Context: one part of a larger RNA, bound to proteins that are not shown
Formats: sequence, structure tokens, C1' cells
RNA sequence: GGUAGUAGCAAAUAUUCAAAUGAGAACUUUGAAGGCCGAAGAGGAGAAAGGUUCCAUGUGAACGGCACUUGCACAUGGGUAAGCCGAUCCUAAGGGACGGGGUAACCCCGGCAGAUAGCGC
RNA sequence: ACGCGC
RNA sequence: CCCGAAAGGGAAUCGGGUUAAGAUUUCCCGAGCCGGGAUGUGGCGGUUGACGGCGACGUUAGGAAGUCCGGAGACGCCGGCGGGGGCCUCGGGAAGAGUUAUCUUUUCUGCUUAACGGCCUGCCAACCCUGGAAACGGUUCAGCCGGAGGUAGGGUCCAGUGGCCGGAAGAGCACCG
RNA sequence: GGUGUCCGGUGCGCCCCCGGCGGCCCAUGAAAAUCCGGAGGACCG
RNA sequence: CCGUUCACGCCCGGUCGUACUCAUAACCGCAUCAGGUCUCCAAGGUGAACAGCCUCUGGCCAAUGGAACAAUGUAGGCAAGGGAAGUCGGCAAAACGGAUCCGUAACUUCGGGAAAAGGAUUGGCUCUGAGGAC
RNA sequence: CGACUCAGAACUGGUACGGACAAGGGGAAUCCGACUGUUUAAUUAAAACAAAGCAUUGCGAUGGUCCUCGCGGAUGCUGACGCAAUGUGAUUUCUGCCCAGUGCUCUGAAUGUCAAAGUGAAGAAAUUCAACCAAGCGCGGGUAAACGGC
RNA sequence: AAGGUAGCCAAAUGCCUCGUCAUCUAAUUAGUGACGCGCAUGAAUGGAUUAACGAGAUUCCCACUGUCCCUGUCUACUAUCCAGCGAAACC
Repeated sequence: GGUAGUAGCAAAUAUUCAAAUGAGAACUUUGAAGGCCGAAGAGGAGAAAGGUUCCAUGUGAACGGCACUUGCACAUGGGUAAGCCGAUCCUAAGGGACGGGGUAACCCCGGCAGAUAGCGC
Repeated sequence: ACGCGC
Repeated sequence: CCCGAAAGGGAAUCGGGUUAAGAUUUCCCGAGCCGGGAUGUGGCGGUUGACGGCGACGUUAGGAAGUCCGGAGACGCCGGCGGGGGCCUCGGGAAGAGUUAUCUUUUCUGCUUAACGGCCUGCCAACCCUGGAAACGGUUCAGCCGGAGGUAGGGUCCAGUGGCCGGAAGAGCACCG
Repeated sequence: GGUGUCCGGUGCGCCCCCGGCGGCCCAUGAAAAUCCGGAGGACCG
Repeated sequence: CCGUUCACGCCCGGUCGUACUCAUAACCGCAUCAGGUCUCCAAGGUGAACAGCCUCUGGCCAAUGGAACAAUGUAGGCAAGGGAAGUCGGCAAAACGGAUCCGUAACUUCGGGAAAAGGAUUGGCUCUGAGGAC
Repeated sequence: CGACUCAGAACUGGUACGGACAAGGGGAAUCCGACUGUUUAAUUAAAACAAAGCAUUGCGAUGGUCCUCGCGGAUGCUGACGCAAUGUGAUUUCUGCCCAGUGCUCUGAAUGUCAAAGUGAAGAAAUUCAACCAAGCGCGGGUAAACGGC
Repeated sequence: AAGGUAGCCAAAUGCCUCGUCAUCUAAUUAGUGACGCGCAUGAAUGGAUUAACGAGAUUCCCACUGUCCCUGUCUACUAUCCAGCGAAACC
């Protein structure tokens, strides 16, 4: 290359209207409506692990298996304040290890006791 | 100096 | 001898506010605490090392070296029962909102109080003093307890996430301007 | 700027903590740091 | 003249972590993978109940969209009369099911079997009685 | 002044009423395994494994069982109601006969076999020869809830 | 060496074998109960029996039913058609 613009994009009930923005809106934002999770949640916070993904502004392409004006993408900046929260301190199962013992050496052995390396006034 | 030392 | 736990043990913090992004206790406001170190002023004791209470024990103080002894830390699983905090729930009052052809003194929302300090209270157990129990009694949902001292009477202590005051209404929240 | 932030009732209710009993084991359910108390009374104005 | 664990008063308090996710998109599964990954909090109604079903707080409509309802699928139902004749085989499905009252065999290691089996009832409304505290 | 529960009655509806949800199908027997537990992550959940109970074996620490190149170490912070090694598999009931074989074991006979070292005799010596000779083997006994046979 | 005792069987152990008799059915290579010179059962390589229990194996009965006679019909998502996107196996 043919296959082939084909196989396929069907779990988790569900969207609709008006407006705004924009070159472009089924998918962005606002309002309204209809629904779902149903509090051992699709809520609110942590430990591991990640490492900037957090926030703002901006947008060439790529990427977000349709699309995007949009972002957990990309670019430029910003952001983590402790005497009281933790680590740090103590010991657990356990690990290492002085001397000594073994071993060609790497290394393997901690109770085998070795003047135990110091503490008060 | 004196005392202690598992 | 050292290492070995951001779920074991463990010095000491609370409420309110604040950012685009933090702080579920680090920043701001206010209010505390712990550890360490120096130093006074006042108090307290000298019967050298305090008083009170029969007692349980109480009072902010109230000697001391080597040595020695105890406790806390400090602990399983299961089942009732009781208490406290928070939540839920019923009512009243006042504030605002929803419904309102009819009914509905109605439906909804909120009406808050931290650590820390002082005083009070004092559960369930435990302890003290008096007294001396059979005609046995007391008592739990269950037990169980008593001359090794019950019932009873009167007290001591213990804990609280209990009450009041301070903190603190000046905060926060809800309304009306 | 202003008003208010009040009064009750109830319970085999739910969550957490505490108390005090009972049961169970051929199972009896850490240690250390740290802190407190005590015995003694050498010594001292 | 020395003791004082008392009150009040004075000074000081190092280093490192701290954002964010914690999951149907921030971790692992080559991925923005229906998998896997330790915890705390936890409302109203029905009800025995953290069951299922509905709701409040909070959070979401993210799972490419539009047109049409052919066969065959996948998932879920019903079906007269018969009732396992189907099939290796009742596979699959259907029937049963909560609570209250009655009643319950053989066998047994005397503890069970047992919710054995087998029957009856259950709504709404208007009342009535009983069971308490101070 | 209060909270739920439980009984009873009348009335009443198209006999419907645990109205959704939720929520055992039952009986009569045979095989195997007692039961609860466990297992082949990704084709086997079982009758397999474990188990309580039963039985057997070794061992008194100078020990048994086991680890380690070595030094040393586990059981053991232990001591026969213990540690270690096996089989069977709750309870009830019962587990017959066989020790020739193969194993295991013994305090038994002692010489039948029988290493190195050591001993003796030859030889110039290397060497050779001979006697002595450990455990084990062999000989004898025990043992089947040893392997197994009937 | 001994010579299968107590028991138990066509057993998850029996070749012959779909063994023989009874029962269960209209009809049973199935089930159950007996029988036993058992190819080739048998006593902690445990034998026999057992209440309770089992996502264990098997037979029968009641109930129930689209398992079947004998198929029909209904709902959703696909498939189908469109815009966008868009592979692989294999040759």
C1' cells in the first nucleotide's frame, strides 16, 4: 500500500430556553428551568505517591481519540511565614557495630566479658 | 581530693 | 554504643479577621501557655526547717547530700447499664423570607460563646467518724455487700467535654436604616 | 448608625468520650524516655 | 541572718516540612484506562435498620453530537392452554419471602432438626383500654 | 405533665392492604467430608489441605532435632503436663492373624569377615610375608497404630 | 511367615455387566433396598456407623414456570443514515 473513509466512538438516568462573548458556540460564561449523587456521597479533609499539576494574565502550532473562544496544554509572572502543628526526643519487632573469634580476602559472627573508655560532690 | 560504677 | 514509629509513648494555643493563590492553629487583632536564663520587690519560716482537721484530708509558701523505695507513662476482646459533649427532634417568643381563588396564630432560615483563670458543684466508685445488725437486712437490668462492721446518720476525695463570673460583646450572626 | 442575640420540653434516638459492673482465655493482651511522690537526715542560721 | 517548690516583675526561644491532587483526570496499571490504592466527618422521611427508595447542605449533568426504529444482537419484561413433554442435566427463569397468631414429623451426640411441614391475618378511618413521672 | 409500645371495637373501600422497595421455595433419600477454617492470583473451592480427638517414636542438657565454610547458632526467657519427628482424622464402636521379606532396633555369641597406624620374620635394601586387628557386615533376639501380606 | 476374623459391597472399589430379585415409571444402561467364591473389599495403608453442617456428587416428589409444544409482542442501547474523528489482523 490494499484492507478503509471501513471496524468503530453505545456502562455510570438528562437535558432545555434566553442572553452575552467571539471569525466561528451542541460543548465557554451568566440567568432560568428539568434532573442525578443522597450523606460507609459523584460532599468536606488527610497518610502514602506525585512535584508546581496551585493562582493570575495571555494564546501560533501540537495535545485535551468530536469540537472549543477553551485548559491538569502551552508562555510569562506570582505563591508555601510556627517557641506551642509535625519531624526532631524515647524505645518496639529488628538493624549496625568497638574488642575478641573466624576468614586468602571481600566479609561473617553480640554475649563471648575485654583495665568498657564514665558519672556525683 | 572523696564517693559511685551490674 | 548508636540506628529503628510524620498511626506506639510525648513540654506548651485559643477565638475572631485577612489572599488571585496561605494560615482546616504559621500572617493580623486580642487573649493565654510552655521551656530556659538572670534578677529584684513583697510575702512566708526559724520551738532552725509553717498551720488546721478525731479522721479521711485541707491551706498559694513552709530545710537538706550520697543512698534507697513507690506510682504515673502503661495498655486485650466481648456484653449490659449510667453520665457528659455535639447532632436530631417538640413547643413558646421576637426578626426576616415563602405560600396565600380557599385554608393555614402557618412553612423555612437563623436566634452563637474558644483556650485560659477564679468560685461553685460534686456523678459512679473509693475513703473517714459514730454506732452495733436474726423477726436478718441493704441492693442491680444483671450482679452483689455486711461483726474482717451492714442498714442509718454525718463527712473526705475523685472528674466533668457540668454551672456562674472574667475572656466577652467591643466579636460573630440576623435584620432595619 | 439602630434593634436583637430569649424561654422551655423530650429520648431503648445517632456519633465521640468517660464511669462502673459482668463475662472469656491450655490466649492474660509492649517498652523506654519523661514526670511526680516518698523513706532517711549526714550538713547548715 | 540564711532558707524559701509562694506572688508579682525582666530577657530569650534554633534547623527542616507547610502550595496543590489524594483520584471514573494530579498515585500505579505504557493513557485524562469502568481496574487497584490506608483513613476521619456524616442530616430528614419510610423502615428493625449505615438495606433499598425519595429529599436538604454541598457537588454535579463529564462521559462526540444529529436523523430514523430493518434483520441479528445485548440488557430488561409479558404471554392463552399444557406444565420439564425441553436438556447430559430444571441450565436460565418463575414461584417463596416482612410481621402477628395458631401449629410443627422422622431422626438425634438430647444441644438440635425448626423459619421443619401446614394454616389464618395485615389498608384507611373513628375511637376504647392498659402500661408512667414530678 | 409527658413518651412511646401493646391489646380491643365500630365503620368503610371494585377482597384491596409487608400495594413500590425490601424479602427462605419446600419435602423423601443415597455418596463423601464430622463440624467452623483453608487452597491451585489469571480454566479445578472440592470428596483435596487443616482440625480437635486417637496412636506411635526420640530425648534428662556431656541431650534430642536442626542450621552454619568456619567460628558459632535455632528450639531455649525452654526441662518430659516439655521440645522434636511421624501416622490416622469429631463422637460412638471396634481395630483379627502374620517378624519369613524389607526396614528399625538390642544391654546379646565372639572371630566368621575385617582399614590406616603400630608389631614381628626374611632380605644388602626397595620391598615382601605373617600375626594382631575398630566400627560396620555377618550370627542370634525384639518390633506391624514400621513398610507391608492374609 | 500367616492364610481375610468383625464387618462391608456390582460401592466414588465388580471385568463379565445394562449381574439377579424387589421397588420407583406407561416405558428406567438411572435411583433405592436386598444378594454375594468379591476380575481386583476389609480393619489408624483404619473397618463399620453416624445427629448437625456443605456455592460438594446423585435419584425422586410437590410447587413453579416461555426449558419446551410454538412462537408472538413491548422498552432501552447498538447495528442502520449523517457531520467530525478514525485503527488493526491478514495479503

Solved structure of RNA (25S rRNA, nucleotides 1447 to 2358) from Triticum aestivum, 724 nucleotides shown. The 2024 paper behind the entry is "Cryo-EM structure of wheat ribosome reveals unique features of the plant ribosomes". Among the 41 different proteins in the entry, which are not shown, are Ribosomal protein L7Ae/L30e/S12e/Gadd45 domain-containing protein, 60S ribosomal protein L21 and 60S ribosomal protein L18a. Keywords: Protein Synthesis Machinery, Eukaryotic Ribosome, Plant, TRANSLATION, RIBOSOME. It was solved by cryo-electron microscopy to 2.84 angstrom. An Rfam search finds the family "Eukaryotic large subunit ribosomal RNA" in it. On this family, see Yusupov et al., Science 2001: "Crystal structure of the ribosome at 5.5 A resolution". The sample was in a buffer at pH 7.6. The depositors describe the entry as "Atomic structure of wheat ribosome reveals unique features of the plant ribosomes".